[PDB]
Context: bound to proteins that are not shown
RNA sequence: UCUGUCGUGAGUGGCACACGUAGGGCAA
RNA sequence: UUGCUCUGCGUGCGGAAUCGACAUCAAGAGAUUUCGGA
Numbered sequence: 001u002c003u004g005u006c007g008u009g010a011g012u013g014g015c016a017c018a019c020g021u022a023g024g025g026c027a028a
Numbered sequence: 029u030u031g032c033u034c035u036g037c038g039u040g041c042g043g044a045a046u047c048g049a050c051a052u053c054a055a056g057a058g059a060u061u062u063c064g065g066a
Base pairs, nucleotide, nucleotide: 001066002065003016004015005014006013017040018039019038020037021036022035023034024033025032026031027030028029041064042063043062044061045060046059047058
Other pairs, nucleotide, nucleotide, family: 048057tSS052053cHS055056cSS
C1' cells in the first nucleotide's frame, strides 16, 4: 500500500479482471 | 472421499468489536478502534 479500461445525472455506470458464494457436467 | 469445467449473486484485500444507519445539496451511511494475508 491493497485491479485495469471506457465513461459524468454514473466517488455509486459498462466491460474485463481478482476473490468469495449458490446451481450444472466430467475424472480419480 | 477429493479434484477439473460452465451460469447467477456479493466486494474491490479480507474479518471482529463499538458508535451510527430518523446525518445539510435534486438519489446513494458511514466511521473509530482492532488483526490477518500479500